Source information
The PDB entry is titled "Crystal structure of Lachnospiraceae bacterium ND2006 Cpf1 in complex with crRNA and target DNA (TTTA PAM)". Solved structure of RNA (crRNA), together with DNA, 78 nucleotides shown. Yamano et al. published it in Mol. Cell in 2017: "Structural Basis for the Canonical and Non-canonical PAM Recognition by CRISPR-Cpf1". The structure was determined by X-ray diffraction at 2.5 A resolution and released in 2017. Crystallisation conditions: PEG3350, MIB buffer, pH 5.0.

Context: bound to proteins that are not shown
RNA sequence: AAUUUCUACUAAGUGUAGAUGGAAAUUAGGUGCGCUUGGC
DNA sequence: GCCAAGCGCACCTAATTTCCTAAAGGACG
DNA sequence: CGTCCTTTA
Numbered sequence: 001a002a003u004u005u006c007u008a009c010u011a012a013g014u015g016u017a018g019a020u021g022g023a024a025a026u027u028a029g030g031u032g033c034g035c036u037u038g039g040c
Numbered sequence: 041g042c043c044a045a046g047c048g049c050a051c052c053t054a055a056t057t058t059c060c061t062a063a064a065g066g067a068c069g
Numbered sequence: 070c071g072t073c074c075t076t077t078a
Base pairs, nucleotide, nucleotide: 005019006018007017008016009015021060022059023058024057025056026055027054028053029052030051031050032049033048034047035046036045037044038043039042040041061078062077063076064075065074066073067072068071069070
Other pairs, nucleotide, nucleotide, family: 001010tHS002010tWH002015tHS003007tWH003008tWH004020cWW011016cSS
């Protein structure tokens, strides 16, 4: 620590191994914190 | 200490749709 | 009439 891109690498020296459906759109979910009113 | 209902803000994640075309058609100089 | 953009199935 290199990549279409990602993850792990260096793999023998400008790369190795595996994976990789992209673009657009819509929508939903989750985490965290604050506040309100409550429970244990 | 933990947690519920709701509001708000910030962030990250992901499900489900559509297309993946040549040629007819026409507006325009 | 040719070209380039749009619309079709």